[PDB]
Context: one part of a larger RNA, bound to proteins that are not shown
Molecule: LSUa_rRNA_chain_1, nucleotides 3 to 458; SR2_chain_4, nucleotides 1 to 183; 5.8S_rRNA_chain_7, nucleotides 1 to 169
Organism: Leishmania major strain Friedlin
RNA sequence: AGACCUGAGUGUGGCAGGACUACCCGCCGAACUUAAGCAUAUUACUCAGCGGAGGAAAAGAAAACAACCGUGAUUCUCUCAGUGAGCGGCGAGCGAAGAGGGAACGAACUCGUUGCCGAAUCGGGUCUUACAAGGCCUUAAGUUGUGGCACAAAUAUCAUUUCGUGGUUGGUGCAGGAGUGGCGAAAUUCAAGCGCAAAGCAAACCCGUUGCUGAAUACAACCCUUCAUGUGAGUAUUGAGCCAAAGAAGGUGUUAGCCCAUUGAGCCAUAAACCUGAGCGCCUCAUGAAC
RNA sequence: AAGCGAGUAGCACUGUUUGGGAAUGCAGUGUCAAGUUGGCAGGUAUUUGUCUGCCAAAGUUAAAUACAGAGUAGGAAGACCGAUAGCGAACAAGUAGCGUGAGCGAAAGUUUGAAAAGCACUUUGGAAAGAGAGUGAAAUAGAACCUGAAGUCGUGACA
RNA sequence: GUGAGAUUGUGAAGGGAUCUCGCAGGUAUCGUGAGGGAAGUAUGGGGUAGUACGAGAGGAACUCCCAUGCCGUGCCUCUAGUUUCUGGGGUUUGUCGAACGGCAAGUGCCCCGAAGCCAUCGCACGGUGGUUCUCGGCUGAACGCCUCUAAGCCAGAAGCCAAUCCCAAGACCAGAUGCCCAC
RNA sequence: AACGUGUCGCGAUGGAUGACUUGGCUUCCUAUUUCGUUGAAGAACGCAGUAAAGUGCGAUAAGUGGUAUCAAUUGCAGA
RNA sequence: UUCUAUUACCGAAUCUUUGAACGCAAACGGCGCAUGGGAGAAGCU
RNA sequence: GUGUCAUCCCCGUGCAUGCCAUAUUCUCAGUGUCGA
Numbered sequence: 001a002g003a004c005c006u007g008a009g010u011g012u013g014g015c016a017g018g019a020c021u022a023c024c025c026g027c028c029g030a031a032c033u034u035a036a037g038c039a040u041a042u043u044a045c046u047c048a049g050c051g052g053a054g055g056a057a058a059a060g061a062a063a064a065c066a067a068c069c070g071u072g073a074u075u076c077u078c079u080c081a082g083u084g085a086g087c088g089g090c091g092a093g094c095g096a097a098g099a100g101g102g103a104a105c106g107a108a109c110u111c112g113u114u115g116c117c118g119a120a121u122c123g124g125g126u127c128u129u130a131c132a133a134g135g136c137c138u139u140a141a142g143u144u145g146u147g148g149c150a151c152a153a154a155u156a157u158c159a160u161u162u163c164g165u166g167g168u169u170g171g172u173g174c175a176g177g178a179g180u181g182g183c184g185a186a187a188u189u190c191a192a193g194c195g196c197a198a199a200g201c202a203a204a205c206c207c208g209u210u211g212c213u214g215a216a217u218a219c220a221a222c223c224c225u226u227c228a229u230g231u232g233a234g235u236a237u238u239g240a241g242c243c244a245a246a247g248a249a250g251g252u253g254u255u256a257g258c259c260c261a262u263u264g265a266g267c268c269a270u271a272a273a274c275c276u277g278a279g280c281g282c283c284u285c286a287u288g289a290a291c
Numbered sequence: 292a293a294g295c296g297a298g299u300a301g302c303a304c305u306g307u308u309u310g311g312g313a314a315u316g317c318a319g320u321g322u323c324a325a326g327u328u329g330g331c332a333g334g335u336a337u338u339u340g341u342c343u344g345c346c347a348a349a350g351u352u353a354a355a356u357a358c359a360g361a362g363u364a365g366g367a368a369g370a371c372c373g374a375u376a377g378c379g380a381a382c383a384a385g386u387a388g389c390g391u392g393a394g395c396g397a398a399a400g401u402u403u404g405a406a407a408a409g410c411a412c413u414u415u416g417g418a419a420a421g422a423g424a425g426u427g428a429a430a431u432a433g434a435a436c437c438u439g440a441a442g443u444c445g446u447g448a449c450a
Numbered sequence: 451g452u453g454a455g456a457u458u459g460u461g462a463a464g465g466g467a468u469c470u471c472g473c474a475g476g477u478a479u480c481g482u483g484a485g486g487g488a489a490g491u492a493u494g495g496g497g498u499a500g501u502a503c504g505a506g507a508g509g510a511a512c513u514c515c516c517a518u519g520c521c522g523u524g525c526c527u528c529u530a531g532u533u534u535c536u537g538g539g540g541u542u543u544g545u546c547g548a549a550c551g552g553c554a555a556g557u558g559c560c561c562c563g564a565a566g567c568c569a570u571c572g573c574a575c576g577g578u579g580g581u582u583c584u585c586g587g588c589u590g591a592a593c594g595c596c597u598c599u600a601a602g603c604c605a606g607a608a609g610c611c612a613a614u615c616c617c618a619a620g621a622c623c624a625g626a627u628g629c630c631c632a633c
Numbered sequence: 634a635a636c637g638u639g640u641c642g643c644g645a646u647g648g649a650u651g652a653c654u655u656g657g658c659u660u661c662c663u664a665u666u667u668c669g670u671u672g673a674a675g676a677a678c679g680c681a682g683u684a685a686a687g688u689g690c691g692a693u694a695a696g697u698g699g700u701a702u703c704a705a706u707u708g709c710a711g712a
Numbered sequence: 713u714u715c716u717a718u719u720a721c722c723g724a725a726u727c728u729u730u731g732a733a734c735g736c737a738a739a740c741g742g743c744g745c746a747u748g749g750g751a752g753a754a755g756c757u
Numbered sequence: 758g759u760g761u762c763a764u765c766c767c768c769g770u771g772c773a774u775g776c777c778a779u780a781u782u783c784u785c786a787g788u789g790u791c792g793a
Base pairs, nucleotide, nucleotide: 002791003790004789005787006786007785008784009783010780011779012778013777014776015775016774018668023054024052025051026050027049034041038089064071065070075103076102077101078100086094087093108351109350110349111296114150115149116148117147120146121141123138124137125136126135127134162289163288164287165286166285170283171282172281173280174279175276176275177274179270180269181268182267183266188240189256190239191238192237199213200212201211202210220229222466223465224464225463226462227461241258242257243247250260251259272665301322302321303320304319305318306317307316329346330345331344332343333342361667363664364663365662366661367660368659369658371657372656388395389394400653402652409436412423413422414421415420437651442646443645444644445643446642447641448640449639450638451473452472453471454470455469456468457467475630476629477628478627479626480625481623485617486616487615490520491519492518493517494516495515496514503508521576522575523574524573525572529569531567532566537562538561539560540559541558542555543554544553545552546551578612579611580610581609586604587603588602675730676729677728678691679690680689682709683708697724698722699721700720701719735743736742744772745771746770747769748768749767750766755761756760
Other pairs, nucleotide, nucleotide, family: 001792tHS017773cWH018673tSS021023tHS022055cWW022358cSS023357cSS024057tSS028048tWW029047tHS030046tWH031044tHH032043tHS033042cWW035091cSS040091tWW041092tWS054056cSS055357tWS056356tWH059074cSS060073cSS061352tWH062072tHS063330tSS064344tHS066068cWS066343cWS067333tWS073354tWW074355tWW079099tWS080098tWS081097tHH082083cHS083096tWH085095tHS088091tHS088092tHS103355cSS104354cSS107352tWS112295cWS114293cSS118146tHS119142tWS119145tHS122140cWW128130tWH128132tWH130170cSS132284tWS139141cWH160161cWS160291cWW161290cWH167281tWH169284cWW178273cWW184265tHS186243cSS186246tWS187257tWS193198tWS193234tWH195216tSS196216tHS197213tWS198236cWS219230cWW220460tWS221460cWH232253tSS233253tSS234236cHS246263cWS252256tWH254255cSS287288cHS297325tHH298299cHS299324tWH299348cSS300323tWS308315cWW309311tHS325347cWW335336cHS362666cWS372376cSS373381tWS373654tHS374381tWS374400tHS374654tWH376381tWH377656tSS377657tSS379384tSS380384tSS383686tSS384398tHH385386cHS385396tWS386397tWH387396tHS390392tHS390393tHS403407tWH403432cSS404406tHS404408tHS404429cWS405428tHH406427tWS407430tWW408426cSS408432tWW409433tSS409434tHS410424cWS411424tHS416419tHS425433tWW426430tWH427429tHS427432tHS438650cWW439648tSS439649tHS440648tHS441647tHS474631tWS482619tWH483618tWS483621tHS484618tHS489521tWS497513tWS498512tHS499511tHH500501cHS500509tWS501510tWH502509tHS504506tHS504507tHS521570cHH526528cHS526568tHS526569tWH528572cWS530568cWW533563tWS533564tWH535563tWS569571cSS577614cHS582607tWH585605cWW589599tWH589601tWS590600tHS591597tWH592593cHS592596tWH593595tHS593596tWS599601cWH619621cSS669732tWS670734cWW672732tHS672733tWS672734tWW673733tHH674731tHS679694tSS681684tHS681687tWW688695cWH691692cWS703714tWS703716tWS704714tWH737740tHS751765cWW752764tHS754762tHS757759cWW
């Protein structure tokens, strides 16, 4: 001169602070009240206060139960049990666990350490249809240690080329389904007319598709005469008849299966995602078993 | 052929929590290990031998469970309430209104009719309205207009 | 019988029945008086009289006169108080140019001031009889004496009752009377 | 007389009751269900031919674009 | 009518002043530094 | 009359604090440890 260590400034690319807060996780935390008073106890490891997530959270893979002929991560339910456990001015009061029947369950894995390797790792450029789990280049980070292989569900380190596999390597395509949105059903406005028969009687059923018939010649405000005026819309009654794999509610001027809407069978159309011999082809990329 | 997580576990004092009782869990300070011949747990303290289960001090992980004053997009109901009830709120309701402020917080069904066909026109009146006329089944259904109680009041007749 | 109505909840006209009340008083004077209220009350002086009584000292009283205190009911001639008759006058500050006239100061202030009201601060007026209590008597027994008493009578208190004074017919007054209507 | 009292007919004031109900309360279920520096929640001011509140929307402002429908909207205008 | 001021749904868009509010402030529709633009009588042409 | 345009005026974008990563390998600071 430079280098490393420890600190700064600026450019470039990002992230946090707010809201919500029922449930859930961590702190902090009363008194009224009960004890026929009250201080330990109780109310309560509650209300109020501070902080933090999610579609749930928390818990979870034995330094666990038991003392059996033994069970076997966590969570939850019934029961164990208001307990011949236990705590308590042993008062008022408080108060669980193991086992048993069940819900769920493809339930299991990763670092550090030890041994054998030792940059095989990461970021950034650039090129492959690609900010590829791919090539090539990179001092930039990193040896004050990134990454690989083996270890109780184990038998051991390497050694390669064979056949296969992977739609959860990345790039290009191609289907069917589910879901979602639209479209989509029957049969009377049938016949009787207006205040009073568009109303009844014929005594379980059958007679009865049959018979039969008018006590409203109405009423209208002290009584009698004259003139007048007075009934909204038939989903009501009665008589015939149809539809139902639809009788199921709503609408319509009074009470509607058949006046209207609704209800199936079925048809059509879809960005991705989801399901289908872990759907089906290509290119690239990884790698299982014998040998 | 070697190993498996240290101011950690434990112990002493203090404080708190628990059914946990010579101490169930935790926190502060002092003190502070062992080496699988080891360590932790076996609900009465200590010392000494046995026996049984397990291996703390690093990490991830679906379902079965909660929603006790949440929210988005859809659904299904009820021996519930029926306008002084049911949410404070069936209505331009967290609105109008009140308080310097934190906060407090109502009343009120628009239910005329099937349909506005919501009363042309004449006459009195300054107008509001009145008296007629008309629509409608109905106007004692005439606009805050179904029904229209009680209490109170006017008027006519009577005792 | 005779007039007027109404008969009160769904139109407009007619005639029937019942119901209701109207069918006799009104207006103006003079009086009665049941019942109720109720009021007058004290002090002094005169003379009686220096009298009666008294040894003396001392020292009364009734009829009748004159005043005063309180209370009560009125009145305004006089005297006193009061003035928004702002009556007449005087006087301060402001103000209409001055004078005159006034005006503002919630009646500016001062003097005098009629009418009205008013004062124990002025003036007037304030009645009579019955009974009966304490007590005093008369006749008179019981109880032949006696006794105001047992019968029976007479006098007698600021008490009580009445009258005078105030209100007065729900005290329902055939008390009297003027006028009009009805009979 | 009058005032007052009582009863019945008819009116007024008052807004109860009945019938009605696009609201409330309570229970249960289903999901490719959970905001914000790519500026949220909340707060303010505006926008119609006619427009106070409310609703919707943002100077493209009672709405632009797309898809599906198929003849209205409506107090009055306008097209 | 497929052009509806018709309705329904949704993929493309617009989205004033603020507010965690974040250039600096604030009973102020206020004031900056960089860097791109626009309009522009005057002057120059 | 075209352009051009000082001062003034209008519009868009970036500009808080903290923290992480990073620099075709950016610019520095220390009687910290070395070294030529």